[PDB]
Context: bound to proteins that are not shown
RNA sequence: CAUAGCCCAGCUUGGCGGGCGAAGGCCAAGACGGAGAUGAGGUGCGC
Numbered sequence: 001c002a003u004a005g006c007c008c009a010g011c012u013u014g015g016c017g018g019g020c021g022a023a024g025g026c027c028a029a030g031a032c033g034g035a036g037a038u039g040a041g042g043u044g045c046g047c
Base pairs, nucleotide, nucleotide: 005020006019007018008017011030012029013028014027015026016025
C1' cells in the first nucleotide's frame, strides 16, 4: 500500500517543524484518584 489519519517527553486541545514503523523536537491554553474493549484460556514474550 486506503488518502486522510497516526506518531515524534504524562493527557486533551491549538500552532511551528518533522517521521509512515521511523523520526526531532519546540511553543501555548486547560485539566487531572490509579484501578473495564468478552477475547482468550497458551503455562515465559503480534520483536

Shown are 47 nucleotides from a PDB entry: RNA from Mycolicibacterium mucogenicum. The 2023 paper behind the entry is "Mechanistic and evolutionary insights into a type V-M CRISPR-Cas effector enzyme". Ions in the entry include magnesium and zinc. It was solved by cryo-EM to 3.73 angstrom. The depositors describe the entry as "Cryo-EM structure of the Cas12m2-crRNA binary complex".